[PDB]
Context: bound to proteins that are not shown
Molecule: 16s Ribosomal RNA
Organism: Acinetobacter baumannii
């Protein structure tokens, strides 16, 4: 000095954010349980389940100093065959009467929701043993147990006849107290034993005398027990009445004691929504365990009350039991039998058998503390005190320690260089704790025999009791005690779990969505830290993990401390009953409510502070706490009561105002149907297009006149009334409520509202009518694979009236009633008030209804005086989704069905708002040879190519809407060649590796189609180091070569389309909690995010455009083989000298860039038209393909993973084929002709090629072409002739003097070789085609059209691809539809982002759940027969110990009968519960085997809610509602 002090989260639903909200984990504990290991020692626990059944041993006995008999001895009194015997007594033991005890101690929670338990209180009670006190213990009698005698029975046992003591029983005598009491009196007990003496008697009998143990009446204490009353104590209303002894009252009776505890009667009382009654559940507390508290769950071990001992009803005996190891009776189950007759109840303490996942020894002592009995010694005690088992739990300690580097050996991994295990090891000095063996030792004991003193009762130095003193002692189951000391000796002694995150620890084999793992998020498919195994290493540590149950984290029942606008949660909506709550002010009271004061509130346990325990765990001494209850004393601030006062809340009359507010009754026009009538009359009617249907009898349209049914066009609206639901031509009658001015009234008379009761669209049902249009079900035509719908033509319930049921909606503002308070802007309805009603004007004030928006609130959208903001009062509802507003039951309904209401089961998600992309049969704006105008094709014939189909033995393979199809292939007779038919080869080394030896190659043999394979040659081996070399090849292996063999859905690399579309990415700031947005806008402007204002943007970077190649003017250099203006010869030819002018040729430069002069803008762009220029407004073309999309195309250009064939899916070689052909597309040529064929003359190109090629020119040829022969390595020589074009003649519209297909016959080249299967020439035929439909294609100036050259690849072999020149047009006001596309918006249930997400129908398995004809158990009402034990009445047949006695006999008692009560049984009928049942109904997981597309965008017919119909099913339909519906 102290008893405080204590609060932590992660994971998981999305592409991604916030939130709501489930699920799972991080932690403590256990009577736990399992799986793997295991030394020791203190402490404490140890059948949680079948209160199931029980074998066995033991758990309640003393007391001979209460009292009679009965043995046998050490002994004993005297003989004798010293056991033949006496059979005296002294000390021993107890069968039996009798006292106490046995009602404690020890077990268990089955049943009890109050006759139980806590807390606080009282009176009307008993109570042995104990403890103060006063008064007695007096004389007598009968039974009776033992014992004898008989019987039953085997035995246990059992039953009869005759005897006897007593502290055992009863009468008589007395009364201190006691009980009755009419205050006069009455009534009622005892038991006797030991011990000791002066002295007596001694027949040792007794009397006296006190001195212990007892017994009798009584009053106190103290302990037990019993009764009564307040107040707390678990759910269910899918239990709303319950109760006749039931509630008082009087008489009796009973009890220890108040009470209807019980009878007779008398009244009609008593509980109940503050939960009666019934129903399922369960011993209560102090205390444990968990939580920061508040609160939860629970109570083996300890302790205090209660109940019960197989399973029910009783009573005696006793102070005290309705009695665990007593007793009568019923019921079940067991045992012994000799068939006569018994016997038990382990929920006591060990132990069986079953039950489980499980819980122990059939052990020892009364030493120590208690219980019982005695006077004492002592007996007994499964209580206790031990000791054996058990890692079950807490605590402690040990398995050794220092030193020790070559950094011993092994083992990982590796780059084996290297780390790692590792001072770890060996060796060297140690100490030995536990534990093993020897020797010492308290303590749990205090006591008691034996001796002496000394003090009490009494006559005693006797007897009894009480105190000290020391010795001689006896008293321990544990116990091999706790504990010290030696003794030889590191010697006996470590596992479990984990290593991808939440967590602390990492590699390497092995297997290859297998085998495994996994409270989670989730691994594993060939280099697996998530499986197994080996090393490594972390955690714990004689312990380490799993399972299972409780709190907590859970603010996930939220009193502290939750929510109902869209996530789950306001009832449709009003009135009201009990009940909550309730205005100002005075007085009085102390019920709530505050404060002190006494009593209580066990003991353990929690908290603090000491002590023993070698420390600790354990015990244990104080204190604090027990937050609580009762009485009693003060205060009156607030609620409550009660009196008196107020008007700000609520109401009342009075004078106005509006309004689809309700019933009833009349009446009006318009429309649409239908009936005639007048003209007239061939189509009408529908539809995205048609049909079904109407109509010449007389359609459709017009125009007169009647019948009849529903609804009120304009007013009309941001209207108005109404509690809601709703209400709408007009007029009358009858009625609700509401709004407006202040007077004056009563004076808290109010909100709200659980049962309750009234209203309540639509549909829907019943009973009479009534029906014009519409229109569920229904028939009939379309469309669709299918149409059950949607669309169309008809049409019945029904929609309408009157009287009724039904009680349901997205019945919604997804927002319960009332109440006060909190900036402002702008509109509208009915009222009052001011100012100038000057004029419908304008300005405050109330009650309703609408639009933004400060604070503030909210996850956000959004709310915002009509709150979802600040406050109060009172009701209703929620606690993941599906199962499900579902069964079952009850209520109410005529049904339809309405209401109130689960559960097993499965899922780990299911949702709210919002923010990026993708899509839309969602919506605006732009652009483009896309549309419009023009010119000229295709689609129709011949032919040429590709390609689909068919066919063969193959017709190799890829390319397949745009964006495949004259495409890979810039060229197939042989090769190509990748394909079929046959023939042949098998380390085929086509690359590049041994062993050991050995050259090649030609002529022909057509064996032979060749591949092939044999000889005749020569080389005669090149270095001849010839175990080999620059090379070849044999036999023989693997490495392996080899594949045009698959997989562009592993891949690299390369290519197409959108598309020459115009965008993408970045920093630094702003505004949101955040995923994210702004930068990238509105307006002109442009081939193009090029350019200014407003504007939280402010600045980059790649696209676009310049930069590159060409073409158009010009200048500079250059003069060749190219050119030829001016000069001379000229066979007149640039053919020569000769020139450098011009053209060309090709290298570098200039020029075109709004640069000038004139009208043109919003300060936003700036347009139009001249002059000079060759060009005048991105001159005019080609290369360049941003960010991204198509699982876009290539495994057959080439590499290239992974699989496959390797006597062949490899290689060689000769022939088919790729060129087929009943057909069908794409792409082109070439013709149908006079703008034209044909002949004859005759001009003008520019690009390119050329040495195994191009050729002047001559000769032969009608012609391709032969033959001699020249020039070229090229601005030199050649291909090379251009043809369109222009003059001339001649054909005069015909299948022609158009066309040039098809077939006959003769060559020619090129190549080994033109049959399948080449080009080309020459005679000869002489085909279709007379401008070409529905559709469709290219092109805006040197473009389209038209005419010709050239090249790639190529011995040959373009009508195809690439390029060159010539000649040269028409229309193009505009954006209206036809396509494609970018930007902005708007909607989403998709994000692998429509190739998406999802729906239910029939099969298939599995679970769980309902009905269901019957079947089978427990409990139970109601009534009715029999009915033991006992308990109480009654009359009595029969027999009697302590009483009287006429001794006939009686009172009383005993036995017998009989009435009430009651337990168990028994029938008849019903209710609740559980279980099974042939069948059948719906619901979840599923693998999805089917059939469709219901929703999610305008989901392709908008969704959804009630309803009825309909239909394999997702649904369709008709009515009413709602936006939680896009677009105008």
């Nucleotide at each position: 000095u102290a008893a405080c002090u204590g609060a932590a989260g992660a994971g998981u639903u999305u592409g991604a954010u916030c939130a709501u909200g489930g699920c799972u984990c991080a932690g403590a504990u256990u009577g736990a349980a399992c799986g793997c290991u295991g030394g020791c020692g203190g402490c404490a626990g140890g059948c949680u389940u079948a209160a199931c059944a029980c074998a066995u041993g033991c758990a309640a006995g003393u007391c001979g100093a209460g009292c009679g008999g009965g043995g046998g001895a050490a002994g004993g009194u005297a003989g004798c065959u010293u056991g033949c015997u006496a059979c005296c007594g002294g000390a021993c033991c107890u069968a039996g009467c009798g006292g106490c005890g046995g009602a404690c101690g020890g077990g268990u929670g089955a049943g009890u929701a109050a006759u139980g338990c806590u807390u606080a209180g009282g009176a009307a009670u008993c109570u042995g043993c104990c403890u103060a006190u006063u008064a007695g213990u007096g004389g007598g009698g009968g039974a009776c147990a033992a014992c004898a005698u008989c019987u039953c029975g085997a035995a246990a046992g059992g039953g009869a006849u005759g005897c006897u003591a007593a502290u055992a029983c009863c009468g008589c005598a007395u009364a201190c107290g006691u009980c009755c009491u009419a205050c006069g009196g009455g009534a009622g007990a005892a038991a006797g034993c030991a011990g000791g003496g002066g002295a007596u008697c001694u027949u040792c009998g007794g009397a006296c005398c006190u001195u212990g143990c007892g017994c009798u009446a009584a009053u106190a204490g103290a302990u037990g027990a019993g009764c009564c009353u307040a107040a707390g104590u678990c759910g269910g209303a899918u239990u709303a009445g319950c109760u006749a002894g039931u509630u008082g009252g009087u008489g009796g009776g009973g009890u220890a004691a108040a009470g209807g505890c019980c009878u007779a009667c008398c009244a009609a009382g008593g509980c109940g929504a503050c939960g009666a009654u019934c129903u399922g559940u369960a011993g209560c507390g102090g205390g444990u365990c968990u939580g920061a508290g508040a609160g939860g769950a629970u109570g083996a071990u300890c302790c205090g009350c209660c109940a019960c001992a197989c399973u029910g009803g009783g009573a005696c005996u006793g102070a005290g039991a309705c009695a665990c190891g007593g007793c009568c009776c019923a019921g079940a189950c067991u045992c012994c039998u000799a068939c006569g007759g018994g016997a038990g109840g382990c929920a006591g303490c060990a132990g069986u058998g079953g039950g489980g996942a499980a819980u122990a020894u059939u052990g020892g002592a009364c030493a120590a503390u208690g219980g019982g009995g005695g006077g004492a010694a002592c007996c007994c005690u499964g209580a206790u005190c031990c000791a054996g088992c058990c890692a079950u739990g807490c605590c402690g300690c040990g398995u050794g320690u220092g030193u020790g580097a070559a950094g011993a050996a092994g083992g990982c991994c590796u780059u084996a260089u290297g780390g790692u295990u590792g001072u770890a090891a060996a060796g060297c000095a140690c100490u030995u704790u536990a534990a093993g063996c020897g020797a010492g030792g308290a303590g749990g004991a205090g006591g008691c025999u034996a001796c002496u003193c000394u003090a009490g009762u009494u006559a005693a130095u006797a007897c009894c009791u009480a105190g000290g003193g020391a010795u001689a002692g006896u008293g321990g189951a544990c116990g091999u005690u706790a504990c010290u000391c030696g003794c030889a000796g590191a010697a006996u002694a470590a596992g479990c779990a984990c290593c991808g995150g939440c967590u602390a620890a990492c590699u390497c084999u092995g297997u290859g969505c297998c085998a495994g793992c996994a409270g989670c998020c989730g691994c594993g498919g060939u280099a697996a830290u998530a499986c197994a195994g080996a090393g490594g290493g972390u955690g714990c540590g004689a312990g380490c993990g799993u399972u299972a149950a409780u709190c907590g984290g859970a603010u996930u029942u939220a009193c502290u401390g939750g929510g109902c606008g869209u996530a789950a949660a306001g009832c449709g909506u009003g009135c009201g009953u009990a009940g909550g709550c309730g205005g100002c002010u005075u007085a009085u009271u102390a019920a709530g409510u505050c404060g002190g004061a006494u009593g209580u509130g066990a003991a353990a346990u929690c908290c603090c502070c000491g002590a023993g325990c070698u420390u600790a765990a354990c015990u244990u001494g104080g204190g604090a706490a027990u937050u609580g209850c009762a009485u009693u004393c003060g205060a009156u601030a607030c609620u409550g009561g009660u009196g008196a006062g107020c008007u700000a809340g609520a109401g009342u009359a009075u004078g106005g105002g509006a309004g689809a507010g309700g019933a009833u009754g009349g009446u009006a026009g318009a429309a649409u149907u239908c009936c005639a009538g007048g003209u007239g009359u061939a189509g009408c009617g529908g539809u995205g297009a048609a049909a079904u249907g109407c109509g010449u009898a007389g359609a459709g349209a017009u125009c007169u006149g009647g019948a009849g049914g529903a609804a009120u066009a304009c007013c009309g609206a941001u209207g108005g009334c109404g509690a809601a639901g709703g209400c709408a031509g007009c007029c009358a009658u009858c009625u609700g409520g509401c709004c407006u001015a202040a007077u004056a009234c009563u004076g808290a008379c109010g909100c709200u509202g659980a049962g309750g009761u009234a209203c309540g669209a639509a549909a829907g049902c019943a009973u009479g009518g009534g029906g014009a249009g519409c229109a569920a079900a229904c028939a009939g035509g379309a469309u669709u694979a299918g149409a059950u719908a949607c669309c169309c033509u008809g049409g019945u319930a029904g929609u309408c009236c009157a009287u009724g049921c039904c009680g349901u909606a997205a019945a919604c503002g997804a927002u319960g009633u009332c109440u006060a308070c909190u900036a402002g802007c702008c509109g509208u309805u009915g009222g009052g008030g001011c100012c100038u009603u000057u004029g419908a004007g304008g300005c405050u004030u109330u009650a309703g209804u609408g639009g933004c928006g400060c604070a503030g609130c909210u996850a956000a959208c959004g709310c915002g005086a009509u709150a979802a903001g600040u406050a109060g009062a009172c009701c209703g509802c929620c606690u993941g989704g599906g199962g499900a507003g579902u069964a079952c039951g009850g209520u109410c309904g005529c049904a339809a069905g309405a209401c109130u209401a689960a559960a097993a089961c499965u899922c780990a998600a299911a949702u709210g708002a919002a923010u990026u992309g993708a899509c839309g049969g969602g919506g605006g704006c732009c652009c483009g040879c896309a549309c419009a105008a023009g010119c000229g094709g295709u689609g129709g014939a011949g032919c040429a190519u590709g390609u689909g189909g068919u066919u063969u033995a193959a017709u190799u393979c890829g390319a397949u809407g745009c964006a495949a199809c004259g495409c890979g292939a810039a060229g197939a007779a042989c090769c190509u060649u990748a394909c079929c038919u046959g023939g042949c080869c098998u380390u085929g080394a086509c690359a590049u590796a041994c062993u050991a030896g050995a050259a090649a190659c030609u002529u022909u043999c057509c064996a032979g189609a060749g591949a092939u394979g044999g000889a005749u040659u020569g080389g005669u081996g090149c270095c001849u180091u010839c175990g080999g070399g620059a090379a070849u090849c044999u036999a023989g292996a693997u490495a392996c070569a080899g594949g045009u063999g698959c997989u562009g859905c592993a891949u690299g690399g390369c290519u197409g389309u959108c598309g020459u579309c115009a965008g993408c990415u970045c920093g630094u700031g702003u505004c949101g909690u955040g995923a994210g947005a702004u930068g990238u806008u509105g307006g002109g402007u442009u081939a193009a995010g090029u350019c200014c204002c407003g504007c939280a943007a402010c600045g980059a970077g790649c696209g676009c455009a310049a930069c590159c190649c060409u073409u158009u003017u010009c200048c500079u250099u250059a003069c060749u083989u190219g050119c030829c203006a001016g000069c001379a010869u000229u066979u007149c030819g640039g053919a020569u000298g000769g020139g450098a002018a011009c053209u060309u040729u090709a290298a570098g430069g200039a020029u075109a860039c709004u640069g000038c002069c004139a009208g043109u803008g919003a300060c936003a762009a700036a347009c139009u038209g001249g002059a000079g220029g060759a060009a005048g407004g991105c001159g005019g073309g080609g290369a360049c393909g941003a960010c991204g999309u198509c699982a876009a195309g290539u495994c057959a250009u080439c590499a290239u993973g992974g699989c496959c064939c390797u006597u062949a899916c490899g290689g060689c070689c000769a022939g088919g084929g790729c060129u087929a052909c009943a057909c069908a597309c794409g792409u082109g040529c070439u013709a149908c002709a006079a703008u034209g064929g044909u002949c004859g003359g005759u001009a003008c190109a520019a690009a390119g090629g050329g040495u195994u090629g191009c050729u002047a020119c001559a000769c032969a040829g009608c012609g391709a072409u032969g033959u001699g022969a020249u020039g070229c390595u090229a601005a030199u020589c050649u291909c090379a002739a251009a043809a369109a074009g222009c003059c001339g003649a001649u054909c005069g519209u015909a299948g022609u003097c158009c066309g040039g297909a098809u077939u006959g016959g003769a060559g020619u080249c090129u190549g080994c070789a033109a049959c399948u299967c080449g080009a080309c020439u020459c005679c000869a035929u002489g085909a279709a085609g007379u401008c070409g439909g529905a559709a469709u294609c290219g092109c805006u100036a040197g473009u389209a059209a038209u005419c010709g050259c050239g090249g790639a690849u190529c011995a040959g072999a373009a009508u195809g691809c690439c390029g060159c020149g010539g000649u040269g047009a028409a229309u193009a006001c505009g954006u209206u539809c036809c396509c494609g596309g970018g930007c902005c918006u708007u909607g989403u249930a998709c994000a692998c982002a429509c190739c998406g997400c999802c729906c239910g129908u029939c099969a298939c398995a599995c679970c769980a759940u309902g009905g269901g004809a019957g079947u089978u158990u427990g409990u139970u009402g109601c009534a009715c027969c029999a009915g033991a034990a006992g308990u109480a009445g009654c009359u009595a047949g029969c027999c009697u110990a302590a009483c009287u006695g006429c001794a006939a006999a009686g009172a009383g008692g005993g036995c017998g009968g009989u009435u009430a009560c009651c337990a168990c049984g028994g029938u008849g009928u019903g209710g609740c519960c559980g279980a099974u049942g042939a069948c059948u109904g719906g619901g979840g997981u599923g693998a999805a085997g089917u059939c469709g597309u219901a929703a999610c965008a305008a989901g392709g017919u908008a969704g959804c809610c009630g309803u009825a119909g309909g239909g394999g099913a997702a649904c369709c339909u008709g009515c009413g509602g709602c936006u939680g519906g896009a677009u105008c």